About this RNA: The depositors describe the entry as "Cryo-EM structure of a Chaetomium thermophilum pre-60S ribosomal subunit - State Puf6". An RNA structure from Chaetomium thermophilum, in which 818 nucleotides are resolved. Taxonomically the source falls in Thermochaetoides thermophila (Eukaryota, Ascomycota, Pezizomycotina, Sordariomycetidae). Released in 2023, the model rests on cryo-EM data to a resolution of 2.7 angstrom. Rfam match: Eukaryotic large subunit ribosomal RNA. On this family, see Cannone et al., BMC Bioinformatics 2002: "The comparative RNA web (CRW) site: an online database of comparative sequence and structure information for ribosomal, intron, and other RNAs". Its family is annotated with structural constituent of ribosome and ribosome in the Gene Ontology. The family has 88 seed sequences and 107,465 matches in Rfam 15.1.
Context: one part of a larger RNA, bound to proteins that are not shown
RNA sequence: GGUAGUAGCAAAUACUUCAAUGAGAACUUGAAGGACCGAAGUGGGGAAAGGUUCCAUGUGAACAGCGGUUGGACAUGGGUUAGUCGAUCCUAAGCCAUAGGGAAGUUCCGUUUCAAAGGGGCACUCGUGCCCCGUGUGGCGAAAGGGAAGCCGGUUAAUAUUCCGGCACCUGGAUGUGGGUUUUGCGCGGCAACGCAACUGAACGCGGAGACGACGGCGGGGGCCCCGGGCAGAGUUCUCUUUUCUUCUUAACGGUCUAUCACCCUGGAAACAGUUUGUCUGGAGAUAGGGUUUAAUGGCCGGAAGAGCCCGACACUUCUGUCGGGUCCGGUGCGCUCUCGACGUCCCUUGAAAAUCCGCGGGAGGGAAUAAUUCUCACGCCAGGUCGUACUCAUAACCGCAGCAGGUCCCCAAGGUGAACAGCCUCUGGUUGAUAGAACAAUGUAGAUAAGGGAAGUCGGC
RNA sequence: AUCCGUAACUUCGGGAAAAG
RNA sequence: GGCUCUAAGGGUUGGGCACGUUGGGCUUUGGGCGGACGCCCUGGGAGCAGAGGGCCUCUAGCCGGGCAACCGGCCGGCGGCCCUCAGCACCCGGGGUUGAAGCCCUUAGC
RNA sequence: CCGGCGUGCGGUUAACAACCAACUUAGAACUGGUACGGACA
RNA sequence: GGGAAUCUGAC
RNA sequence: GUCUA
RNA sequence: UAGCAUUGCGAUGGCCAGAAAGUGGUGUUGACGCAAUGUG
RNA sequence: UCUGCCCAGUGCUCUGAAUGUCAAAGUGAAGAAAUUCAACCAAGCGCGGGUAAA
RNA sequence: AUGCCUCGUCAUCUAAUUAGUGACGCGCAU
RNA sequence: GGAU
RNA sequence: AACGAGAUUCCCACUGUCCCUAUCUACUAUCUAGCGAAACC
Numbered sequence: 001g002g003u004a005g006u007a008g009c010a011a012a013u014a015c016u017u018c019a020a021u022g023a024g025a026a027c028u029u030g031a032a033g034g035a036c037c038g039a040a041g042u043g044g045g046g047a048a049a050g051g052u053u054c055c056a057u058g059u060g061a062a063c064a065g066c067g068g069u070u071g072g073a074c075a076u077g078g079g080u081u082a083g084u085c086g087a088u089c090c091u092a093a094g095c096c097a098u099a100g101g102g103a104a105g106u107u108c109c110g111u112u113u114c115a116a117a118g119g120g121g122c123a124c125u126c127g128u129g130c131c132c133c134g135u136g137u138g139g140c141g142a143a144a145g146g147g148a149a150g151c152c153g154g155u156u157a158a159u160a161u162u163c164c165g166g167c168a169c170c171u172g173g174a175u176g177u178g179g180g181u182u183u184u185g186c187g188c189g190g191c192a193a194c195g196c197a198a199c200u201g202a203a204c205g206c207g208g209a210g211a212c213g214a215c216g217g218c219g220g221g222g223g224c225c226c227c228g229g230g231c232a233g234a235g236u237u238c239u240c241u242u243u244u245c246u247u248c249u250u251a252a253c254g255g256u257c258u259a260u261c262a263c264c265c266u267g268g269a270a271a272c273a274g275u276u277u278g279u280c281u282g283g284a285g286a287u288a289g290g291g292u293u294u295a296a297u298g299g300c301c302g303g304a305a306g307a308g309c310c311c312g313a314c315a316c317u318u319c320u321g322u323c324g325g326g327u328c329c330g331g332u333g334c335g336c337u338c339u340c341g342a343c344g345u346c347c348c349u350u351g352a353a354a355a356u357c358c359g360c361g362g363g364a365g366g367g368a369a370u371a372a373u374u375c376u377c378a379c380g381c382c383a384g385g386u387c388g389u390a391c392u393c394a395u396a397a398c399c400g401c402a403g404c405a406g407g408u409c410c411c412c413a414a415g416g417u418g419a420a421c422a423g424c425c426u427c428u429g430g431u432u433g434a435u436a437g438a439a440c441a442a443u444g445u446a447g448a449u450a451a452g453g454g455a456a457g458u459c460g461g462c
Numbered sequence: 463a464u465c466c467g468u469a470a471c472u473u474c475g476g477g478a479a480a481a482g
Numbered sequence: 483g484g485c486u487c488u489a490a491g492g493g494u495u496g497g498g499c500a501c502g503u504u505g506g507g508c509u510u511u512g513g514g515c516g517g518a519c520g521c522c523c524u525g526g527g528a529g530c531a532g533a534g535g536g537c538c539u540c541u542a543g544c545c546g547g548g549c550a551a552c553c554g555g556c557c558g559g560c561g562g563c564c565c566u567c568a569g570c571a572c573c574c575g576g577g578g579u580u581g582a583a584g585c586c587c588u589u590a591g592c
Numbered sequence: 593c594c595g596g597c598g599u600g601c602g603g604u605u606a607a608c609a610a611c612c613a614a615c616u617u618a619g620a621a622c623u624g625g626u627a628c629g630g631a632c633a
Numbered sequence: 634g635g636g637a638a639u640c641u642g643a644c
Numbered sequence: 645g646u647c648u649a
Numbered sequence: 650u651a652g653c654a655u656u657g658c659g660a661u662g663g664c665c666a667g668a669a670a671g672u673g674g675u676g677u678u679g680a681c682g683c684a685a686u687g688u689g
Numbered sequence: 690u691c692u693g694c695c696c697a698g699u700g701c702u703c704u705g706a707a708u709g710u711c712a713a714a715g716u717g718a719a720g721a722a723a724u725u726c727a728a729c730c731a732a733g734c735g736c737g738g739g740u741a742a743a
Numbered sequence: 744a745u746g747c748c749u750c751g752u753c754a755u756c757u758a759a760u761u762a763g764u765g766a767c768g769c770g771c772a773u
Numbered sequence: 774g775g776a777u
Numbered sequence: 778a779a780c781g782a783g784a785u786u787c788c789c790a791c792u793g794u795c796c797c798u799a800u801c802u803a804c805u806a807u808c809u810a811g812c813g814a815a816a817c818c
Base pairs, nucleotide, nucleotide: 001818002817008812009811015033016032017031018030019029020028034432035431036430037429044412045410046409049392050391053390054078055077056076057075058074059073063071064070083169084168085388086387087386089146090145094140095139096138100109101108102107118133119132120131121130122129150167151166152165153164154163170384171383172382173381175380176379177378178377179375180373181372182371186366187196188195189194200365204361205360206359207358208357209356213346214345215344216343218341219340220339221338222337223336224335225333226331227330228329229328230248232246233245234244235243249307253302254301255300256299257298262292263291264290265289266288272282273281274280308327309326310325311324312323313322314321315320347351398407399406414426415425416424417423435810436809437808438807444804445803446802447801448800449799450798452796453795456794461791464631465630466629467628468627469626471624473620474619492612493611494610495609496608498601499600500599501598502597506593508591509590512587514586515584520579521578522577523576524575525574526573527572529570530569532567533566534565535564536563537562538561540559541558543556544555545554546553547552634789635788636787637786638785639784640783641781642780646776647775648774652688653687654686655685656684657683658682663675664674665673666672690742692741693740694739695738696737698736699735700734701733702732704727705726706725707724708723710721711720744773745772746771748770750768751767752766753765754764
Other pairs, nucleotide, nucleotide, family: 003816tWS004815tHH005006cHS005813tWS006814tWH007813tHS011395tWW012434tWH014034tWS021025tWH022024tHS022069cWS025069tWS026435tWS027066tWW037042tSS038426tHS039427tWH041428tWW043412cWW044411cWW047393tHS048393tHS052079tWS052080tWW055157cSS060071tWH062073cWS066435tWS071072tSS071403tHS072396tHS078158tWS079080cWH082389tWH083149tSS086143cSS090354cSS091142tWH091353cSS093141tHS097111tWH099110tHS103105tHS112117tWW112136tSS113115cWH115117cWH135136cSS142145tWH145352cWS146354tWS146355tWS148170cSS150161tSS151251cSS155160tWH167252tWS174380cWW179198tWS182367tWS182368tWS192264cSS193291tWS197198cHS197377cSS201363tSS201364tHS202363tHS203362tHS210355tHS211354tHH212353tWH217342cWW231247cWW236241cWW250304tWS250305tWH251304tHH252303tHS258296tWH260294tWH260341tSS261293cWW267287tHS268285tWS268286tHS269282tWS269283tWS269285tHS276278tHS278343tWS279343tSS368371cSS391397tWS392397cHS394408tWH400404tWS418422tHS442806tHS443805cWW450793tHH451797cWW454792tHS454794tHS455461tHS455792tWH458460tHS462790cWW464632cWW470625cWW472623cWW475618tHS489490cHS503596cWS503597cWW504594cWW505593cWW510589cWW511588cWW513586cWW514585cWW516583tHS517581tWS517582tHS518580tWH519580cWW528571cWW531568cWW539560cWW542557cWW548551tHS615616cWH643779cWW646777cWW651689tHS659679tSS660678tWW662676tWW667670tHS694740cWW709722cWH710722cWH747770cWW749768cWW749769cWW755764cWW756763cWW757759tHS793797cWW
C1' cells in the first nucleotide's frame, strides 16, 4: 500500500430557551426551566504520593479517539510570611560502632564481653594530695506513641491558628522594689482529714506524674435534633391557611461558685441494717450526726458587642460611604453526639519505655545593728533561631504502558414520611460530565403480554 | 406498632386508724 | 358532732358582794407659813411751760473824783449764776393702811 | 377609789373570757392500651 | 409452587 | 430417638 | 375343634361363579361319590 | 345336651253322654237336624319342673 | 430362678407305733 | 421382635 | 419415627416449553457530520 473513509467512536436515565464573548459555540459564560448526588454524598478537609498541576494574562502548532473561544495543554508574570501548627527533643520492637575473636580476602561473628571505658566532692599550700558513687558505658530507630505555650474578627487573584486589629499564654535569663523571716534562728491555725502570700535544707536515698487492656448498663454536664411564643424579612393567596421558611451567635484566657468517690471526728450495730436498674457493703467499725478534700469542655462576670448576623432609611464621578432598630423568653426526651463519674464482668490479668516535671526522708552548712536572707509571694526588665506551609488527594493531579467503568489510610455527618439501622424524598454544599443529528426494516441485546390446551416439545419444565 | 368498627379496663397529686 | 396513753399544741391581760376599820378623797372648824398686793400723807434733787427778785461781767452816753493811766455810780442795755411763787409730770427716802391670792394639816359631820 | 385588818358568805370550772399575732382549708387531666368482628398483607 | 411416598447421609 | 417385648 | 344325624343330584343333572352365554369350574366326578341343614 | 326315673302335674284330638225333631228299595242299614256337655274310670298329640350323667 | 408344704414313698429313732424329724415326687405364689 |  | 437448597416416582396447581406463533417498548442494526484502526494479503 489494498483492506477502508470500512470495523468502530461503550454504561453512568437528560436535556431545553434567550443574551454575551468570539472569525467560528451541542459539549464557553450569565439568567431561566427540567432532572440528580441525598450527611454510609456526585460534600467540606487531611496522611501517603505527586511537584507548580495554584492565580492572572495571552495563544490555539500538538494532547483532551467530534468540536472548543475551554483545560491538570502551551508561553509570559505572580503566589507558600509562625516563640504557640508539625519537624526539631525522648525512647519502643529492632539495627550499627567500640573491647575482643575468625577469615587468603572483599569482610564475618561479637553488643558487655576476664576493656586501665564514667561521674562528682573535699582541702587555710602543715606533706604538689585524699575521698566517694556507679554500668551494658556511644549512635540510629515514631511528621499516628511520650511532649511547655494562641484565640477571635477582618484581609488577597492566588497565604492564613502564619498577615492586620484586639485580646492572651509558655519557656529561658538578669535584677530591683514591696512583702515574709530574723537580735525567742529559720512563720502561724485546726482533735483530725488539712488550711495560708511566701514561710532555711548539701551529699545521699525514696516516691508520684509521664504510664496505658476490652466491654456492659446507670448518672451528671455541655452541644446537635424536636416543640412553643416574640421581632424583622420573605413566599402561597380563585378559594382556604392568626399560615410556611429564614436571623436571633458568643473563642482563647483570667477571677469566682459548683462533687460523686475518697479521707477525718463522735458513736457502737441481731427485731440486723444501709442500699443499686443490677450487684453488694459493714466490729479490719455500718446506719446516723458533724466535717476535710480531688474542678471542668459546667454556671456567673471580664473578654464583649465596639465583633459577627439580620432589617430599614439616606447617600452617588472616584477612595465608596452615613445613620437608625434588633440580636429575646421558655418546654421536652427509651433521641444522637462528646466528656466525666460510681458500679460490674471478661482476658493474652499490676496492662510499653525514656526524656521531662514535682514532692518527701536526711541534717552537712549558714546570719542580720546605716541590715542579712539557700523565701517555689506580688509587681517591675529582656529574649525566643532553622525547615515545611501554594495545589490535588482521585470515572483527569497516586499506581495500573493512559486523562483506564480497577485499586488505595483517617476526621466530620441534618430533617421528614415512616415501628424501623426498610423504601422514598428534601436542607446546606455540589453536578447536569462523558462525539452529535435523522429515520424505525429484518436480525441481535434487554424487558413484557396472549385466546383454547396445559410438558401434549426435550434424555431431562417449576 | 397490620388498619377500621364493637364491648369491658386504666393516669397525676394528697392521704393510716367513722362517714363525708 | 368522733377512742386510751404518750411530747410540743402561740403569747399578753383579767377573781365578787357589806360592815366597823387606814389613807388621801364631800361639807364644817381652827392654825401655821405667807401675812401679800395695792393705797394715802409728807420732805429733797432735777426737767418743761412762765412770772417776781437779786449777785457778777461787759458796751455807748452822762455825773462826781484823780497829776495821769483812768475809776465808781446812773441810764439804754449785754450774757452768766442763784432764791421764791405758781402748774405738769421723773427719781430718791420716812410713816401709816389693806388683810386678799396660795399651800398644807386638826375639829363637828359625810 | 387604796400597799387598807378580819369576819360573813359565793367558788373551787381562769377546766373560761378578751387583745395582739400566726396560717391557708386541697384536688387535677379527660389519656392510652385490652378482647371480639370486618378489610389489607 | 404445594403434598405423599421410596432410596440414601446423618441417627 | 422413644415406648415396649 | 375331633365327631355325629338329616336332605338333594341318573348328566337334557346338582352346587358355585358369571347380566347372559353355544360361558365355565367342580369334572381327571357318577349316588360309599359330590354337596347342603342341624348336633357337638 | 343323650339316656334313666319321679310329679294325688297339664290343654286338648279321637271318642263318649244327654234333650227335642222328621224320613226310612211296593221290605234289609235304624240315619240326619238344632242345643248342652265330658278332672280320674284300658288311646293319642304334646309336653313342663326336678333327679341320675361320662 | 426362688420359698412352702396338701398328699404318696423312702430312711429315722421302738422287739412291734394310722405318732413325730428330713429328703424325693404333685401343686401353689413370686 | 413390634409400633414409632 | 423425626431431620436434609440430597435423589427419584407419583398427585394437585401454573406456564409461549410446545400445537404456532402474533404483538409492543428501549439500545443497536440503517443514513449523515466529524474522527478513524486492525487481522490478513